[PDB]
RNA sequence: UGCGUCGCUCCGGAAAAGUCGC
RNA sequence: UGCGUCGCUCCGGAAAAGUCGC
Numbered sequence: 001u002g003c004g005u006c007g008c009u010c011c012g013g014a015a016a017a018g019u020c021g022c
Numbered sequence: 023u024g025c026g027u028c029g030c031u032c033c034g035g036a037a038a039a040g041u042c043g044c
Base pairs, nucleotide, nucleotide: 002044003043004042006040009036010035011034012033013032014031018028020026021025022024
């Protein structure tokens, strides 16, 4: 050492009020 | 109303100590 489940992390993507800089 | 930038949110993916249930 299986599945469901939320949660953290990672990967790619973004039509992501915002922050900071240009 | 452009680009860089962290951050939040969404989308797909997961080899994601863990939580709860089975």
An RNA structure, in which 44 nucleotides are resolved. It is bound to apramycin (AM2). Keywords: aminoglycoside, antibiotics, apramycin, ribosome, decoding site, Homo sapiens, cytoplasm, RNA. The depositors describe the entry as "Crystal Structure of the Homo sapiens Cytoplasmic Ribosomal Decoding Site complexed with Apramycin". Ions in the entry include magnesium.